[PDB]
Shown are 41 nucleotides from a PDB entry: RNA (Class I RNA aptamer to GTP). The 2006 paper behind the entry is "Solution structure of an informationally complex high-affinity RNA aptamer to GTP". The model includes bound GUANOSINE-5'-TRIPHOSPHATE (GTP). It was solved by solution NMR. Sample source: In vitro selection.

RNA sequence: GGGACGAAGUGGUUGGGCGCUUCGGCGUGUGAAAACGUCCC
Numbered sequence: 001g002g003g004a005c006g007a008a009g010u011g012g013u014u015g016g017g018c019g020c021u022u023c024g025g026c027g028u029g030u031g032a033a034a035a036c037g038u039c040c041c
Stems, first nucleotide, its partner, number of pairs: 001041006014033001017028004
Other pairs, nucleotide, nucleotide, family: 007035tWS008011cWS008033tWH009016cWH009029cWW012034cWS015032cWS016029cWH021024tWS022024cHS028029cSS032033cHS
């Protein structure tokens, strides 16, 4: 490796988004693409 959970708003140089943006943002979806860590196969 097929996959599995742990996963966060300046990781692991990583990211979507949408309201407007004071372009930093605040809001943020009972949200989320994901280094992969590793183990049954």